[PDB]
Context: bound to proteins that are not shown
RNA sequence: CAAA
RNA sequence: ACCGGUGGUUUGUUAGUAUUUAUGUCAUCAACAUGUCAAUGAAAUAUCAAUAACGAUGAAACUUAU
RNA sequence: GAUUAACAUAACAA
RNA sequence: CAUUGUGUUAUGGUUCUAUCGCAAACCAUUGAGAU
Numbered sequence: 001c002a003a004a
Numbered sequence: 005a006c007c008g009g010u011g012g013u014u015u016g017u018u019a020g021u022a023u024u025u026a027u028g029u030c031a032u033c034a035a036c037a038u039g040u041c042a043a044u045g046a047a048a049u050a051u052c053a054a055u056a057a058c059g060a061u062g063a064a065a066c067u068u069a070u
Numbered sequence: 071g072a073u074u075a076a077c078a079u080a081a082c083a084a
Numbered sequence: 085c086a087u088u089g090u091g092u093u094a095u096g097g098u099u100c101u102a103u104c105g106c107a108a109a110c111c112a113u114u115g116a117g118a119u
Stems, first nucleotide, its partner, number of pairs: 007115007028033001052059001071100001077096007
Other pairs, nucleotide, nucleotide, family: 006116cWW014107tWH016106tWS025037tHS029031tHS040042tHS040102cHS044048tWH045047tHS045050tHS045064cWS046063tHH047062tWS048065tWW050061cSS050069tWW061065tWH062064tHS062069tHS066070tWS067069tWS076097tHS084089cWW107108tSS107109tHS
C1' cells in the first nucleotide's frame, strides 16, 4: 500500500 | 431463473461398446466360436476386348488388385 | 482379401 | 572343405482394429408467460  | 424451441460444451479426442445363435448340462449353471454388412479399388456410374499374341481401364491387375 | 515366428517347398552359390 | 551341410533369395504359413454411438449435467440464445 493496489483492486472491487 | 420457470415450461417449450434452438445450438454449443463436458462427460469423452485422455475412457470404452454391452442387444442375434452354433457348441456343453437331467437341472441349477457355464461360456469373447465362426475377421468385416462389405471381392479389389478413391471410383466397377473404371473389370472393356478376348482360342492365343499385342491391346483397354487403373497409381498398382489375370495379377506383389480381377 | 491382408498379416510375424516356429514350420513347408523350391531357385541360385562355391 | 560335400552330391545327406550351409549361405542368399523367393513362394507359402500368420494375429484382422472399417464408430451403424454420442446427456439425465452445464453454457448461450429464443417463444409463450409472470413482474

Keywords: Toxoplasma gondii, parasite, mitochondrial ribosome, LSU, large subunit, RIBOSOME. An RNA structure (LSU-8; LSU-2) from Toxoplasma gondii, in which 119 nucleotides are resolved. NCBI's taxonomy places the organism under Eukaryota, Alveolata, Apicomplexa, Conoidasida, Toxoplasma. Among the 75 different proteins in the entry, which are not shown, are Large ribosomal subunit protein bL21m, RAP domain-containing protein and mL159. The work is reported in "Numerous rRNA molecules form the apicomplexan mitoribosome via repurposed protein and RNA elements" (Shikha et al., Nat Commun, 2025). It comes from the structure "Cryo-EM structure of the large subunit of the mitochondrial ribosome from Toxoplasma gondii". It was solved by cryo-EM to 2.2 A.